[PDB]
This is an experimental structure of RNA (RNA aptamer (69-MER)), with 69 nucleotides shown.
Crystallisation conditions: 40 mM NaCl, 40 mM Sodium cacodylate pH 7.0, 32% MPD, 12 mM Spermine.
It comes from the structure "iSpinach aptamer".
It was solved by X-ray diffraction to 2 A.

RNA sequence: GGGAGUACGGUGAGGGUCGGGUCCAGUAGGUACGCCUACUGUUGAGUAGAGUGUGGGCUCCGUACUCCC
Ligand code: 1TU
Numbered sequence: 001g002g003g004a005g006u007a008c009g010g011u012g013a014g015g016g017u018c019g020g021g022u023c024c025a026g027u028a029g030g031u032a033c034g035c036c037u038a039c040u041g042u043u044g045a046g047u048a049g050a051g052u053g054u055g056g057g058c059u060c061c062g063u064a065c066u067c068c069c
Base pairs, nucleotide, nucleotide: 002068003067004066005065006064007063008062009061010060012058018055022045023044024041025040026039027038028037029036030035
Other pairs, nucleotide, nucleotide, family: 001069cWW011059cWW013057cWW014056tWW015019cWH015049cWH016020cWH016046cWH018047tHH019053cWH020051cWH031034tWS042045cWH046051cWH047054tWS049053cWH050051cSS051053cWH053054cWS054055cHS
C1' cells in the first nucleotide's frame, strides 16, 4: 500500500417497526372556566424539525489508534 475492528470528526438518508418528549382527536370524569386528568388511537403529527434532544443506531468520507495478511 490493500483489508478488519474501535474511537472522533464530518456527511448522507430515513417518521413513528429506532426511541423519548410534546402535542392532537375521540370518549369519560374534574374544574377556581385559566384549563386539568384518565382511557383509546400512528390507516393521529415535520425527517426543512414546529424540541429548551432533531437523542440512539445506520450511510458515506476523512483522520488516529490497535490487529491482518
Ligand atoms: C409524529 C410524532 C410521533 C409519532 C408519530 C408521528 C411526533 C411529532 C410533529 O413531536 C412531533 N411533531 C412536532 C409534527 N410530529 F407522525 O407517528 F409517534